[PDB]
RNA sequence: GGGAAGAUACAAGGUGAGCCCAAUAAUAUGGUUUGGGUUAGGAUAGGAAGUAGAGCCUUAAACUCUCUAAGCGGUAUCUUCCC
Ligand code: 747
Numbered sequence: 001g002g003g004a005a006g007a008u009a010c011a012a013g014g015u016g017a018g019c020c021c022a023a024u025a026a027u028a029u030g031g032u033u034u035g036g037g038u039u040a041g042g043a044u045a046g047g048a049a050g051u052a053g054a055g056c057c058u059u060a061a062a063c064u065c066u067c068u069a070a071g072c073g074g075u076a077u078c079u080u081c082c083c
Base pairs, nucleotide, nucleotide: 001083002082003081004080005079006078007077008076009075010074018038019037020036021035022034023033030057031056047072050067052066053065054064055063
C1' cells in the first nucleotide's frame, strides 16, 4: 500500500416493532408483507431490530397493552498476523 484479529481509550442520544399515506397476506396452530415520505445522538458515526409476554377477535376484518436495541455497530492509536 490493502485485509483481519487482539489490546487500550471514548457513555452522547432516550425512540421503540415507530409515526403518515397508499397497498397486501393469514385466520384462534392466525393476526403478515411491501412501496413512498419522515425521525434522536458522542470529536466523526447514524441503525425501525421481536421464534418476548399478556389480552382480544368464534372464522370476520380488523386489532389492544406491556417489555425489550446501542462502547453495540463504530472512531482513533498500538501490537500481531494474512494477501
Ligand atoms: F436503540 C436506541 C437506544 O439504545 C434508540 C434510542 C436510544 C437508545 F438508548 C433513541 C432513538 C430516537 C430512534 N431511536 O430518539 N429515535 C428517533 C430511531 N430512529

Record summary:
Keywords: fluorogenic aptamer, adenine riboswitch, RNA. An RNA structure (Squash RNA aptamer bound to DFHO), in which 83 nucleotides are resolved. It comes from the structure "Crystal structure of Squash RNA aptamer in complex with DFHBI-1T". Truong et al. published it in Nat.Chem.Biol. in 2022: "The fluorescent aptamer Squash extensively repurposes the adenine riboswitch fold". Crystallisation conditions: 40 mM Na cacodylate pH 7.0, 80 mM NaCl, 12 mM spermine hydrochloride, 36% (v/v) MPD, and 40 mM NaI.